[PDB]
Context: one part of a larger RNA, bound to proteins that are not shown
RNA sequence: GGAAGCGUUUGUGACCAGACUUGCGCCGUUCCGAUCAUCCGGUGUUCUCACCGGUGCACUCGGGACGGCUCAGGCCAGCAUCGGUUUUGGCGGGGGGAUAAAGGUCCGGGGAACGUAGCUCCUCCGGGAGUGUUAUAGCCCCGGGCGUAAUGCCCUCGCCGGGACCGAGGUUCGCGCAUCUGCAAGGAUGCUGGCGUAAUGGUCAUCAACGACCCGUCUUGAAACACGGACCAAGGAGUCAAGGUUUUGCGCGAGUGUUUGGGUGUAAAACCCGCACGCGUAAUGAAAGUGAACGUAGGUGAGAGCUUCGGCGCAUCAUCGACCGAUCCUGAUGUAUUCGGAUGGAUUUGAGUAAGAGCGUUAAGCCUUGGACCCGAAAGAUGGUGAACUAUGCUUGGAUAGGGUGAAGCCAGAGGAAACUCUGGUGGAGGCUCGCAGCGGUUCUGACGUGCAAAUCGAUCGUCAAAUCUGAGCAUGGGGGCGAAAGACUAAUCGAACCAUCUAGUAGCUGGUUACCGCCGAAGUUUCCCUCAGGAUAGCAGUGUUGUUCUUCAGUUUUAUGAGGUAAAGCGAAUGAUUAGGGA
RNA sequence: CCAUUCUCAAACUUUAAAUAUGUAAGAAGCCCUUGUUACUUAAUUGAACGUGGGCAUUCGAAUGUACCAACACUAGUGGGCCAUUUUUGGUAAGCAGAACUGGCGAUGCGGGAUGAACCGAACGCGGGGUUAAGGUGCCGGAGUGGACGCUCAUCAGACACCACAAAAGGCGUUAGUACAUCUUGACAGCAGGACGGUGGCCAUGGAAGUCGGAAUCCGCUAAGGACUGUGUAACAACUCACCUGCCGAAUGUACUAGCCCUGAAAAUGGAUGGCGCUCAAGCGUCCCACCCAUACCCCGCCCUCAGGGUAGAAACGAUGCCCUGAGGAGUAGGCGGCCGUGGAGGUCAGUGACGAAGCCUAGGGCGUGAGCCCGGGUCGAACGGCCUCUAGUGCAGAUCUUGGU
Numbered sequence: 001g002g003a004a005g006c007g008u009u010u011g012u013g014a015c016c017a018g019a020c021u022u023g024c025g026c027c028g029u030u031c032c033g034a035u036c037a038u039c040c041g042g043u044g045u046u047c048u049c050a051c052c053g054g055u056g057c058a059c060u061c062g063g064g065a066c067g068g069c070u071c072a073g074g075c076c077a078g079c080a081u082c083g084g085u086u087u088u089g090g091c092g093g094g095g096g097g098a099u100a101a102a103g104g105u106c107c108g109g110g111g112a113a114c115g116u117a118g119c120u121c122c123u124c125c126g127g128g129a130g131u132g133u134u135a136u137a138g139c140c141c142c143g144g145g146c147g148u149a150a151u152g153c154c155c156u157c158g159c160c161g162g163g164a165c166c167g168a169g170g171u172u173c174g175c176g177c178a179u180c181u182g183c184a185a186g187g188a189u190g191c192u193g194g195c196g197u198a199a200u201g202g203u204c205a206u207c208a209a210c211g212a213c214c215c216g217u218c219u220u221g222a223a224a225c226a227c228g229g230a231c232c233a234a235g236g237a238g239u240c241a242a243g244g245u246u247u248u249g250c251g252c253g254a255g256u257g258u259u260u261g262g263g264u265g266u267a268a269a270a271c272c273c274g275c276a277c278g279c280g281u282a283a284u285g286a287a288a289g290u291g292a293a294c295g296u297a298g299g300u301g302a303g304a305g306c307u308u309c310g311g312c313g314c315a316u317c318a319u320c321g322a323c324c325g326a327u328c329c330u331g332a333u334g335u336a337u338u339c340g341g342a343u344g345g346a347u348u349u350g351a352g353u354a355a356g357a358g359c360g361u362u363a364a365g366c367c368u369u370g371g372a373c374c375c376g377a378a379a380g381a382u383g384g385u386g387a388a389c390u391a392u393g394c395u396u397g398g399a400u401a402g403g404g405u406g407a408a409g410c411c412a413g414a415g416g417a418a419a420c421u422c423u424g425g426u427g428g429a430g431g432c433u434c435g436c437a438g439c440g441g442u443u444c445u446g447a448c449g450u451g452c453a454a455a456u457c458g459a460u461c462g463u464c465a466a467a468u469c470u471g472a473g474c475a476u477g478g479g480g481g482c483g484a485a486a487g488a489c490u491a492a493u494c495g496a497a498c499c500a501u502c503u504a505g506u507a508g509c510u511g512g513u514u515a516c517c518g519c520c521g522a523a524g525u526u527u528c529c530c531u532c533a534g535g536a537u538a539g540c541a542g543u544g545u546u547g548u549u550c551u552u553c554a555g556u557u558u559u560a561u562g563a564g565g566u567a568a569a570g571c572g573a574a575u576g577a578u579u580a581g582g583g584a
Numbered sequence: 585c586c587a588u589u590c591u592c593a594a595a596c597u598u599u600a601a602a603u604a605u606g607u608a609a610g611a612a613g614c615c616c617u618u619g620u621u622a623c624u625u626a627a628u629u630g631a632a633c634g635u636g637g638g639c640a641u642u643c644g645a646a647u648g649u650a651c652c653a654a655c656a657c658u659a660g661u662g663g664g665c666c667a668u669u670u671u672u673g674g675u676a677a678g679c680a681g682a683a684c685u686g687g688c689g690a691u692g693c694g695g696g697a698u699g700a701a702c703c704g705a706a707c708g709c710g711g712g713g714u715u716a717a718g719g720u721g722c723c724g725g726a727g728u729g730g731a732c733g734c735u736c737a738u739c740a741g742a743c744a745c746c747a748c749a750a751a752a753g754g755c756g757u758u759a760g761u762a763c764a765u766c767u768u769g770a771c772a773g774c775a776g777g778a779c780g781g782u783g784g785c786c787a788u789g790g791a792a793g794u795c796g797g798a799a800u801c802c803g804c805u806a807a808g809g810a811c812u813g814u815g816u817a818a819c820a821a822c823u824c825a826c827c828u829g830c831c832g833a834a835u836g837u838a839c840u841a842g843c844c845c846u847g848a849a850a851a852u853g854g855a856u857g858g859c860g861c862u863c864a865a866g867c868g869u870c871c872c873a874c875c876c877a878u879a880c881c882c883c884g885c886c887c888u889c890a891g892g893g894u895a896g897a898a899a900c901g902a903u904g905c906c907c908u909g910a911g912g913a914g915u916a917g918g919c920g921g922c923c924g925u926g927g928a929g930g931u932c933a934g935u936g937a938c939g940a941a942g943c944c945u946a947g948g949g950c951g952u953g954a955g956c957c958c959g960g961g962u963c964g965a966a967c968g969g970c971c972u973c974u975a976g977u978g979c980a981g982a983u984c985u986u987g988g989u
Base pairs, nucleotide, nucleotide: 006211007210008209009208011206012205013204014203015202016201022072023071025069026068027067028066031062036053074195075194076193077192078191079190080189081188082167083166084165085164086163087162088161089160091158094155095154096153104146105145106144108142109141110140111139118131119130120129121128122127176183177182214229215228216227217226230989231988232987233986234985235984240370241369242368243367244366245365246364247363249361250360251359252358255279256278257277261273262272263271283290284289298320299319300318301317302316305312306311322353323352324350325349326348327346328345329344334339373512374511376509380502381501382500383499384498385497391476392475393474394473395472396471397470398469399468402434403433404432405430409426410425411424412423413422414421415420438463439462440461443459444458446457447456478494480490481489516921517920518919519918520917525538527536528535529534539661540660541658542657543656544655545654546653547652553648554647556646557645558609559608560607561606562605568599569597570596575593576592580588582586583585613639614638615637616636618634619633620632621631623630664688665687666686667685669683670682672680673679693704694703695702708885709884710883711882712881713880714879718875719874720873721859722858723857727872729871730870731869732868733867734866741861752846753845754844756843757842758841759840760839761838762837763836764835765834773830776827777826780802786796809824814821886912887911888910889909890908891907892906893905894904923978925975926974927973928972929971930970931969932968934967935966942962943961944960945959947958948957949956950955
Other pairs, nucleotide, nucleotide, family: 010207cWH017198tHH017200tWW018199cWW020196tSS029065cWW030063cWW034054tHS037052cWW038051cWW038052cWW042047cWH043044tSS046047cWS052053cHS054056cSS056059tWS056060tWS064065cSS090159cWH092157cWH097152cWH100151tWH101150tWH102149tWH103147tWW107143cWH112138cWW113133tWH113134cWH113137tWW115116cHS115132tWS116135cWH117132tHS117136cWS123126tWS123127cWW134137cWH168187tHS169187tWS175185cWS197199cHS218222tWH219221tHS220700cWS236979tWS236982tHS237512tSS237979tWH238513cWS239372tWS248362cWW253357tSS254280tWS254356tHS258273tHS258274tHS260274cWW264270cWW265269tHS282291tSS284325tSS285287tHS285288tHS292352tSS295298cSS303315tHS304313tHS307310tWS330343cWW331341tSS331342tHS332341tHS333340tHS335338cWW370372tHS375510cWW377506tWH378505tWW379503cWW386478tWH386491tHS387390tWS387476tWH387481tWS391482cSS400437cWS400466tWW401435tHS406428tSS406429tHS407428tHS408427tHS416418tHS416419tHS437464tHS441442cHS441460cWS442460cWW448453cWS452456cWS478497tHS479496tHS482488cWW483486tWS516953cSS521916tHS522915tWH523661tSS523690tHH524689tHS526537cWW529531tWS531534tWS540659tWW548551cWS552649cWW564603cWW565566cHS566601tWH567600tWS570573cHS571593tWH573597cWS574596cWS577591cWW578590cWS579589cWW581587cWW610613cSS610644tHS611644cWH617635cWW624629cWW625627tHS650910tWS659917cSS660916cSS665701tWS668684cWH671681cWS674676tHS674677tHS687701cSS688700cSS691706cWH696745tWS698747tWH699747tWH702744cWS704716cSS715876tHS715877tWH717876tWW719726tWS725875cSS728865cWH735864tWW737862tWW739848tHS740864tWH742860cWW750848tHH751847tHS766833tWS769833tHS772831tWS775776cHS776828cWW777808tSS778808cSS778825tHS780803tHS781782tHS781801cWS785797cWW787795tHS790817tSS791817tHS794815tWS800810tWS801810cWH805807tHS807827cSS808809cHS808825tWS812813cHS812823cWW853854cHS854855cHS856859cHH860865tWS864866cHS897900cHH901903tSS914915cHS922954tWS924977cWS936965tWS937965tWS939964tWS939965tHS940964tHS940966tSS941963tWS980981cHS
């Protein structure tokens, strides 16, 4: 030493805020008014303030002066005794298993070899082979005494050490243990030491250890080789109105709302007034129309609460009813004999009755229309302005070296019988030709390409007497013009110019959407959609509640009892596929 | 056709699991008598609902209740993705599509070097202790720890998802399975013979037996075959497979599975993470000790939620205080409380030319935070707290606007 910034933690350096300096008590010096009573005046009816007798050196009360003692007091620490948690060692005693198995010694029985002694063979420094079952080593198996042996493993009842971190709480109360003391028992005290200041501490800078991708955004997934972001300051995006709805607060309450208006006024305020009207109090039919009690406004079950303990039971839920309107059925007495619809019913139906709950206002969430959270089209329409560029045309003007070729007409001569044909001149025609200026713009795909220039510069090239070039005046004007036609040109704008307005046009699409903390906390799934980059709907979530709070149930097991047709299996069983032989 | 035989079925089946799945395990229940009805019965026979009695909190399994029930209003969402198991199309795919469940989105933390999904574990701010997954040669906190083996790789190997390897081979080594020959001499090496009895018989150009063939009884032996690898066509030379003369202990064949090796070829220089490692610092298994996560235990503190106490008040921002317990992640979203800005009403008999507002300040204090307060410097005329009311009220972005650099 090929980024920096940043987090945790120290060290170092610079700088710095606090805290501390003393305070309260008791006893010792010097100066002032206290206990108690009288006399007014207040008061919680017994306390106190006003003046006044308090008379005061180791006597009261108060205050300062100087001394002694106790207590408390800042920063950093050591030790002792405790409490909580925890880690790591050691000690003693029990229980269990084959009441360990083993093991040592002794007494018995039975075996063998990796065969001990002895003996027989070869070598015989050193071994090998055989026999030989304990001998001059030993070993294996079974049983029994010492023996209720020990050890080991596991399980347990207790005690003692070494270390670390922590000390929350703040009068007594409690649970307990001990015993006439108290305690380790509802959370730390005692003793000691240094410093009393930059020493602890804090900020900043820096180095060091470990770690740390760039934010916002869309997204299943961003550090991204996905987009926006050079930097700073200021501005910058869910607002308002009307109408709904749910919830909260408030007033009145079968009512409620003054503010269209009138009176009045301190004059856009405040105060007062009343008729109508809005909503509600009655619904149901398409309508004509009809229009809500058999009953303590019913019975049954549950039900907070109350109870004279036997019961009564709000709200609300479940259920069986009753009544009103609509549909269907039946059809009495009656009668403008065609009207009327009583009475009784119906697996029918209503946003109804069934001891009113609404009106006004406030705040919040959500919805609709409005510019509608902010910014954004390609477009459409209305009324105007442009032919100074360019397109075409009309009127009137102007401009364009020098050569080459050599059409008609004309002159002369020659040839021929004629028809006529040749030769030399002259002449100067052509939307002829080479080429300069002008005009154009083929190639270099040259220069330049943040240029001299929003189209130029250099060479090369096309045309160059004409369908050539050109000035001024004039005409054609936008769904219109003009076009030797390229959708070309119409003021650097053309597959429909420019200007202002409608207009903040619409956007299921892109981007953005401004302080902190606390609590809860998803979905990419169902159905429908000219639906597939979007909506409505249900699901998942939050908030506000209420009935209650002997509330009830459960992504669970057990017992009892059902359903299923998958894995597996089958084909000497049905269906289908399939190999081979054999007997008829 | 009959009795058999081999092999099959997502759209076949006589059978038939595992996992999942419905219901019941009682007071709204059970028993006795009896009542109502327009239903039912031949019928006061039934059905349904009941009065009056009896069964009691052991009221009829376990466990939990750290999920009581209902309602209103409304947000966001309506692109999903990944994995174990099952599974469809496809040669396959980091492919397309499904079932159950769990995850990421919306989520940090320790490990897998590295990673949206894997493992462990979910998160207030701290102290102490202990662990999980993973680790202990160094980087790296903790062992060159203990034990038994295996492997030598001129490309060793080194830890799930996962970042690959196959068929086929090895007389590399190790461990096993099954057969055989073995002291009455295995294998190999040394080597002489490998007979004979009798030329047993077929092919007649030629065979005890070797151009070829249907295939065969035997003596003394340690031992030899009617039969042979070079074949004149023949008997002959000789070998083998055997006999042995030696040799003196195991050997031969066929297999199985551990590590290793061949198979094994790509483009910048490079990846068990690197260094490096060989009785490993590799592979398999077993055993002790130790390291640390925001996880678990104890303690302190903050907040949220829940449950209690507090008045003949000596009594309290009761919207307070005291006691107890549990909990704390979070995008989209919902709600609550607080901070700040411009104005309005009330109030603080509020601050101020002896200096308001503003601005600068690696000076200080308070708060978790938005912020508030103070000291120092500049400056010159207004400003603030508290309670209500109000809104053109909070910026980092919008190829944002304007100005400046």
Entry title: Structure of the translating Neurospora crassa ribosome arrested by cycloheximide. An RNA structure (26S rRNA, nucleotides 412 to 1425) from Neurospora crassa, in which 989 nucleotides are resolved. The 2021 paper behind the entry is "Structure of the translating Neurospora ribosome arrested by cycloheximide". Rfam match: Eukaryotic large subunit ribosomal RNA. Rfam links the family to the GO terms ribosome and structural constituent of ribosome. Clan: LSU clan. The structure was determined by electron microscopy at 2.7 angstrom resolution and released in 2021. The entry also models magnesium ions. The reconstruction used 196,154 particles. The entry has 76 different proteins, among them 40S ribosomal protein S5, 60S ribosomal protein L20 and 40S ribosomal protein S24.